[PDB]
Context: bound to proteins that are not shown
RNA sequence: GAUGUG
RNA sequence: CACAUCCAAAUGAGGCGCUGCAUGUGGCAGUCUGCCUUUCUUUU
Numbered sequence: 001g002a003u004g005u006g
Numbered sequence: 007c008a009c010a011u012c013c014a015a016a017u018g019a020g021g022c023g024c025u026g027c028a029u030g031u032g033g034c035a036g037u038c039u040g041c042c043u044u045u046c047u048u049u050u
Base pairs, nucleotide, nucleotide: 001012002011003010004009005008006007021041022040023037024036025035026034027033
Other pairs, nucleotide, nucleotide, family: 020042cWW
């Protein structure tokens, strides 16, 4: 720097 | 924002020597900044 959940 | 997981590498020391002394002491002093870099490249 990104992804899932709340 | 909380938990868990993934990725982090925005470079510089990359290629090749000569000396004349030392040295299982892990080097020291020079050699044109020692030389060269489109580079330790396969669009072989």
Method: cryo-electron microscopy, resolution 3.7 A. The entry became public in 2022. Shown are 50 nucleotides from a PDB entry: RNA (Minimal circular 7SK RNA) with a sequence from Homo sapiens. It comes from the structure "Cryo-EM structure of 7SK core RNP with circular RNA". Rfam match: 7SK RNA. From the family's description: 7SK was discovered as an abundant small nuclear RNA in the mid-70s but a possible function has only recently been suggested. Two independent studies have found that 7SK RNA binds the CDK9/cyclin T complex (known as elongation factor P-TEFb). The literature on the family includes a 2002 paper in Curr Biol by Blencowe, "Transcription: surprising role for an elusive small nuclear RNA". Its Rfam clan is "7SK clan". Lineage of the source: Eukaryota > Gnathostomata > Primates > Simiiformes > Homo.